Context: bound to proteins that are not shown
RNA sequence: UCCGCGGUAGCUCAG
RNA sequence: GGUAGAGCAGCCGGCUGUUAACCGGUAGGUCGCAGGUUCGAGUCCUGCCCGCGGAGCCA
Numbered sequence: 001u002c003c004g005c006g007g008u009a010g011c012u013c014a015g
Numbered sequence: 016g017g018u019a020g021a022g023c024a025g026c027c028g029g030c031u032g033u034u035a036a037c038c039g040g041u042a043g044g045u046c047g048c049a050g051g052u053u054c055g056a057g058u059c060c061u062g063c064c065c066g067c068g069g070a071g072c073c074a
Stems, first nucleotide, its partner, number of pairs: 001070007010023004017054001025041005047063005
Other pairs, nucleotide, nucleotide, family: 008014tWH008019tWS009010cHS009011cHS009021tHH010043cHS014019tWS015046tWW016053tWS016055tWS020044tWH021022cHS024042cWW030036tWW048063cWW052056tWH053055tHS056059tWH
């Protein structure tokens, strides 16, 4: 750099 | 692509046996940051920052 998944409330997480 | 939402923790009120008590009400935000498309962006675009895995790279 490419692909994928993540970044959301004090904590764990939806959309 | 259309108020950003709910459980636990919290606050107020309620409740004599709870084992993660629960009922109602109520507060809570650097949606990653700074710029765009859009009437409208947490969601789409560009660049950039943090993290994990794979490819690659590692004369």
Record summary
The PDB entry is titled "Crystal structure of the transamidosome". Solved structure of RNA (tRNA-Asn) from Thermus thermophilus, 74 nucleotides shown. The entry also contains Non-discriminating and archaeal-type aspartyl-tRNA synthetase, Glutamyl-tRNA(Gln) amidotransferase subunit A, Aspartyl/glutamyl-tRNA(Asn/Gln) amidotransferase subunit B and Glutamyl-tRNA(Gln) amidotransferase subunit C, not shown here. The 2010 paper behind the entry is "Crystal structure of a transfer-ribonucleoprotein particle that promotes asparagine formation". Crystals were grown from: 0.1 M MES pH 6.5 10% peg4000 0.2 M MgCl2, VAPOR DIFFUSION, SITTING DROP, temperature 293K. The organism belongs to Thermus thermophilus, within Bacteria. The structure was determined by X-ray crystallography at 3 angstrom resolution and released in 2010. It holds a match to the Rfam family "tRNA". About the family: Transfer RNA (tRNA) molecules are approximately 80 nucleotides in length.